[PDB]
Entry title: Structure of the mitochondrial ribosome from Polytomella magna with tRNAs bound to the A and P sites. Shown are 23 nucleotides from a PDB entry: RNA (P-site tRNA anticodon loop) from Polytomella magna. Released in 2023, the model rests on cryo-electron microscopy data to a resolution of 3.2 angstroms.

RNA sequence: AGCACUGGUUUCAUAAGCCAGCU
Numbered sequence: 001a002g003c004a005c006u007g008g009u010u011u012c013a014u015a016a017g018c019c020a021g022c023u
Base pairs, nucleotide, nucleotide: 005021006020007019008018009017
């Protein structure tokens, strides 16, 4: 660096998905 986290986006809403940032 990056996984992860963080903020959003999507939805009537949760979740999922998505996008960046950051270590």

Among the 104 different proteins in the entry, which are not shown, are uL16m, uS14m and uS4m-2. Ions in the entry include magnesium, potassium and zinc. Keywords: mitoribosome, ribosome, mitochondria, polytomella, fragmentation, rrna, evolution, translation. The 2022 paper behind the entry is "Structure of a mitochondrial ribosome with fragmented rRNA in complex with membrane-targeting elements".